Molecule: K10 TLS RNA
Organism: Drosophila melanogaster
């Protein structure tokens, strides 16, 4: 160097805000949060 064994990290998602507007709990626009799955990569370790 290899076989395995593990972590980060982003997409798409649900739901909060603000704004237009709506009888309005309106109703489109945008702005955040978890971070579920998809999926790439750097990268500790036993053994050969």
């Nucleotide at each position: 160097g290899g076989c395995u064994u593990g972590a980060u990290u982003g997409u798409a998602u649900u739901a909060u805000u603000a704004a237009a507007u709506u009888a309005a709990u309106u109703c489109u626009u945008a702005a955040u949060a978890a971070c579920u799955a998809c999926a790439a990569a750097u990268u500790a370790a036993g053994c050969c």